[PDB]
Context: one part of a larger RNA, bound to proteins that are not shown
Molecule: 26S rRNA, nucleotides 413 to 1425
Organism: Thermochaetoides thermophila DSM 1495
RNA sequence: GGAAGCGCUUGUGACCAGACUUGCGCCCGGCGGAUCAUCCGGUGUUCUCACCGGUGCACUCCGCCGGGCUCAGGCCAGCAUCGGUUCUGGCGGGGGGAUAAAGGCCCAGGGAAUGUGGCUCCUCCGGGAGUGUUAUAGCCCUGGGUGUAAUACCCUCGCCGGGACCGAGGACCGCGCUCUGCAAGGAUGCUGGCGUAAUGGUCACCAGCGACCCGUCUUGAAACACGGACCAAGGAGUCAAGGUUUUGCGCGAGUGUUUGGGUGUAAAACCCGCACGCGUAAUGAAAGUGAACGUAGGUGAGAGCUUCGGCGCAUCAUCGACCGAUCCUGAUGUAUUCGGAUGGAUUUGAGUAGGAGCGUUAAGCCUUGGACCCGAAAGAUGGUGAACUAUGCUUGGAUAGGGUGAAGCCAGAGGAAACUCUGGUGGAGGCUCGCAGCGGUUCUGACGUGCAAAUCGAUCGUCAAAUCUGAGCAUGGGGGCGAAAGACUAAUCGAACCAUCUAGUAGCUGGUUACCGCCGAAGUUUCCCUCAGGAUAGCAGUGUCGACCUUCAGUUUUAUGAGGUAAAGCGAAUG
RNA sequence: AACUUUAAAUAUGUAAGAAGCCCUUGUUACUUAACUGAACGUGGGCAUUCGAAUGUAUCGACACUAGUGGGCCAUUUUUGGUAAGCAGAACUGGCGAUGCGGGAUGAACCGAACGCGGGGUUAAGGUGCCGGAGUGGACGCUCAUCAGACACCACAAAAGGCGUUAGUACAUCUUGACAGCAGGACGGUGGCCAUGGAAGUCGGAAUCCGCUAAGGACUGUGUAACAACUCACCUGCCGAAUGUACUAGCCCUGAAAAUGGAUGGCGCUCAAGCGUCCCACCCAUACCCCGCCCUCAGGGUAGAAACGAUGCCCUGAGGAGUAGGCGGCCGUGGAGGUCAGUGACGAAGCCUAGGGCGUGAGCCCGGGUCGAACGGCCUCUAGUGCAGAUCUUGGU
Numbered sequence: 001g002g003a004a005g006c007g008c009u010u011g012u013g014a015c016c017a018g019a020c021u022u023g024c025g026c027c028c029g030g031c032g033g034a035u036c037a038u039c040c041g042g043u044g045u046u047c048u049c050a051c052c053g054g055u056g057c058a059c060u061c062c063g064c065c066g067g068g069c070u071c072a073g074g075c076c077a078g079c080a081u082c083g084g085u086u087c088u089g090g091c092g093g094g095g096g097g098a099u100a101a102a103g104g105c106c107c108a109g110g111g112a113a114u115g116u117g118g119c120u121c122c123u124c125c126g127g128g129a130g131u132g133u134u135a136u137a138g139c140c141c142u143g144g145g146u147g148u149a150a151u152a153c154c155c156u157c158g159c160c161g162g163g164a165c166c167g168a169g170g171a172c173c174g175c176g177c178u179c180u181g182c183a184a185g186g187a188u189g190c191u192g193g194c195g196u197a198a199u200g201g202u203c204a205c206c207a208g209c210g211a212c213c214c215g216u217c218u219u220g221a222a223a224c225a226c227g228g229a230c231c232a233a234g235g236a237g238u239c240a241a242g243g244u245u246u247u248g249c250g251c252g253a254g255u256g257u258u259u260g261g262g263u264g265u266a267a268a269a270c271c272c273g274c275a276c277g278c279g280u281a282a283u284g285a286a287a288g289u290g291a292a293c294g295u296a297g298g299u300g301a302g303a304g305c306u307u308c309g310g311c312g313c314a315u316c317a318u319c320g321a322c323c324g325a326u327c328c329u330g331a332u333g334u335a336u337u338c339g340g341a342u343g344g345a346u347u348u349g350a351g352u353a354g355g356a357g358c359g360u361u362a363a364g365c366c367u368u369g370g371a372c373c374c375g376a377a378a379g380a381u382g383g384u385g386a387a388c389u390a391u392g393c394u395u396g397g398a399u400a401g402g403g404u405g406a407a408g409c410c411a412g413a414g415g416a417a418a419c420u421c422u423g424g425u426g427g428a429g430g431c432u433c434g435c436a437g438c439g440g441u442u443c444u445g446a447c448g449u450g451c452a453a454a455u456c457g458a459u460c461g462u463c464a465a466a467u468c469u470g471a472g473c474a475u476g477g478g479g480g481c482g483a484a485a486g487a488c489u490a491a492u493c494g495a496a497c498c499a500u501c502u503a504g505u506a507g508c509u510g511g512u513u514a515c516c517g518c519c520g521a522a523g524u525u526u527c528c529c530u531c532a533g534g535a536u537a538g539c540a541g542u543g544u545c546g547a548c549c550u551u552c553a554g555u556u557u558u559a560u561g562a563g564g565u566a567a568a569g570c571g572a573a574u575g
Numbered sequence: 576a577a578c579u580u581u582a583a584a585u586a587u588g589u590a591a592g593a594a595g596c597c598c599u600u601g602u603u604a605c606u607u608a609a610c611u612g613a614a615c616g617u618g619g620g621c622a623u624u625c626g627a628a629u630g631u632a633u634c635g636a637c638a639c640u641a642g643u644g645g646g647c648c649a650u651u652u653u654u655g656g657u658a659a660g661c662a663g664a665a666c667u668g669g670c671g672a673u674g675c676g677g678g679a680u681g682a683a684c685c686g687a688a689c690g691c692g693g694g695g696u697u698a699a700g701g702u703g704c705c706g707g708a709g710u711g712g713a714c715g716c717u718c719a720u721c722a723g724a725c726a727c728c729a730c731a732a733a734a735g736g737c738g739u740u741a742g743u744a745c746a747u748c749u750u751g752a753c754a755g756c757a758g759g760a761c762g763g764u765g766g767c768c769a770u771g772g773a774a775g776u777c778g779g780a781a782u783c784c785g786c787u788a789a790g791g792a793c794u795g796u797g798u799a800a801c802a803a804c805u806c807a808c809c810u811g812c813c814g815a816a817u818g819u820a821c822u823a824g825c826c827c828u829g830a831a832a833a834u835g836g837a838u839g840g841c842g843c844u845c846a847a848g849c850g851u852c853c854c855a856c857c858c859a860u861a862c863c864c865c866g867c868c869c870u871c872a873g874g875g876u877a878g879a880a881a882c883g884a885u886g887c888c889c890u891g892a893g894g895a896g897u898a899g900g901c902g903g904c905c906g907u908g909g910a911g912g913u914c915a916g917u918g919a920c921g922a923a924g925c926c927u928a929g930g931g932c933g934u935g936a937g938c939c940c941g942g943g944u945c946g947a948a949c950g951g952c953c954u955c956u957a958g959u960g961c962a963g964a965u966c967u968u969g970g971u
Base pairs, nucleotide, nucleotide: 006210007209008208009207011205012204013203014202015201016200022072023071025069026068027067028066029065030064031063032062033061034060039054040053041052042051043050044049074194075193076192077191078190079189080188081187082167083166084165085164086163087162088161089160090159091158092157093156094155095154096153104146105145106144107143108142109141110140111139118131119130120129121128122127176182177181213228214227215226216225229971230970231969232968233967234966239369240368241367242366243365244364245363246362248360249359250358251357254278255277256276260272261271262270282289283288297319298318299317300316301315304311305310321352322351323349324348325347326345327344328343333338372511373510375508379501380500381499382498383497384496390475391474392473393472394471395470396469397468398467401433402432403431404429408425409424410423411422412421413420414419437462438461439460442458443457445456446455477493479489480488515903516902517901518900519899526535527534528533538643539642540640541639542638543637544636545635546634552630553629555628556627557591558590559589560588561587567581568579569578595621596620597619598618600616601615602614603613605612646670647669648668649667651665652664653663654662655661675686676685677684690867691866692865693864694863695862696861700857701856702855703841704840705839709854711853712852713851714850715849716848723843734828735827736826738825739824740823741822742821743820744819745818746817747816755812756811757810758809759808761785762784763783767779768778791806795804796803868894869893870892871891872890873889874888875887876886905960907957908956909955910954911953912952913951914950916949917948924944925943926942927941929940930939931938932937
């Protein structure tokens, strides 16, 4: 030494903020003063406490100055005695089992070989082979004694050291103990250096370890993709109307002054009331009719109260009653065709059944408006362009030199003539080579943020005409013009340009601005004709309220199903 | 299994009280032959134990608001399949929303779920170096011409190995196995047919007998054919254990392209590889103890010597978070009130390797610059908070 930047933690260097400098309380000595205690008078108060004026005559008060003493004081540390947590080492006991199993030493039996001694036979004289049971080694098995032996292993009661991290609390109270006191509801005691950049902090850098670039989008996720050269300032859920739920407030069967009037210190504040809105009654298409049998009912709960017998709020459950609607029956009566009582039966209504609303404030949510912000290709209304370009009209202008050689004509030779041949003449053609002009074919051409939003070089087409060109004039977007390419109509054309409607619409893309705290998800559950589909269950959060009453539970057990399926037996039956 | 006296594991359904259990009374518009069952009510009896375990800050009802509502992976179970892949369901777990320790690395693996700190101990995984912790202990196995170390799938087979161990079975063996060496390996017979020839040995078919210790109507070489040699089998010598086939380990092969590279790298061979067992040790935001912060919960606090009671005191538990919901705070322009507020003896603004407070957004102070206004507190109000928009303007 081929990125930096960032996190944790030291160190180095540079640079800093604090803290500290002494205070309080006693004992003496020296000063300086009497706002010492008591009493008297006045005043005020909390009505018994104070202040003010006189009284002190200095062993009493109040400051100051010198000493001495105790206590408390800043930073970093060391030791001792403790408390909490924890790591680690050693020691003394107890219990268990085959009261370990082994093992040592004894006692009594039994046995063998990887057979000791002895003996026999071979040898390299080193050692082999054989025989057999302890002899000049020993071993195995069984029973017994020492023996409740020791030790291992496991379990357990204590004791003594070594080390680390930590010291929350702040009068006493408690539980206690080893009780003159303590290790008992949380650290004190003793000592040293330093008192300043020493500790501590900030910045820069090195070192060890750690560490992808943010935002967006997508799906399940990555990846892809999109945005970001840098900085400053600007920059996106607003306002109104109307609902809805919840909070605060006033009044309450009522409520709301503000259309208006009166008044005013004049857009304020104050005052006034008729009407009106909403509520106080519902139901029916409508005509219409219209809410108590009963202490505004019975029963079971129910907070709270109770004279302890009960009474029972809110609310819930359940049975009744009343009003309207629908259906059936059709009384007394009578404008004998009206009237609709009484009695039943269904559903129904946010209906009655001891009113709860009206106004206002604040928040969330919903609807409509540009409606969170920026973005289409568009649509429409009214205007402006033919200076480019297209076509036409009027009036003007312009285009070397060559090649070819049409009609007509002349002469000569023929031919009866018509005509034929030869040589000249002539100068026709949307003829031809080619200069200017006009155009624009080709080139791995030049140029490619250019000389140029179409240019430059060479080459090429055309060049007497359906050639080139000026000025004047005409045609105008639902159009024109078009040797027709949807070409051209001022760098704009499958419909020009300008302003407006217009902040047009997007379901698609992009973006959408401080912090901390408390909770915190989800992917066929069930239904519907699908894709260019919907709802919906489930899962969440904030508020409340009710006796937060009743208990319940992704669990086992028990009885019983499913799984009879293994298994056991068939000296149970049957198979 | 379809035989049963009895009876599985795995999870699994239903039931297990006073709100319950019965008895009695009647009715029935049910039903029954039927006042018979059942339902409906009525009354009564049962509180002597309220009739398993464990747990139980787990209640209920409203209101309003919001995202997601046919996504991915995996275990298990189940239904179908393919040449091989795989495709449906059901439950459960994880993820989308999630950090930490370990798998060298990482959506899907293992451990473990998260306030700020100190100490202690572990999990998964590790202890030769990188790298904290063992060249740690015991017994074995393995040598690879790119071993193996996170393998299971494929290659891939009943695969191929004169690699190396451990086993199982059958078999031989002092009546001498297995390997060798010395010798035998013969006679009918040149067996039949065929062939130019063919005698065990180019072929076709038969394949018996003798002598035997044993020896094929022949196992190979050989000849034109013979010969000769050789093998099977036998004997002598020798001397003690062998042979065959399988099984289990580890090792080699069992197919590979194309820049130079990978057990993560070094490297490692009685391992630093493989199997099992053992002892200690290393560290996570996990577990334990202690302090501190916040949230939630439960208590205390007036003849008030009495308190930002919206306070204070005591005790316990808990702490991740996208969409989403709620609370509290900070900051900006302006308005009422208030602070007898600050200010030319220097307001506001700006710069600052200078400080203090706050978890934080921020607030406050020092120093420098500067020149005329500005701030705190409680209410009121909004054109009120920027990194993005190929954002706008300006500047670089």